[PDB]
Context: bound to proteins that are not shown
């Protein structure tokens, strides 16, 4: 790592 | 965000 | 109608  | 499937109730 | 995973879209 919405 | 929205929509459609998928295994569980 | 709850979870969970995918897939499409802007």
């Nucleotide at each position: 790592g919405g | 965000a929205c929509u459609g499937c998928g295994u569980a109730g | 109608c709850u979870a969970c995973g995918c897939a499409g879209u802007a």
Molecule: Template RNA; Product RNA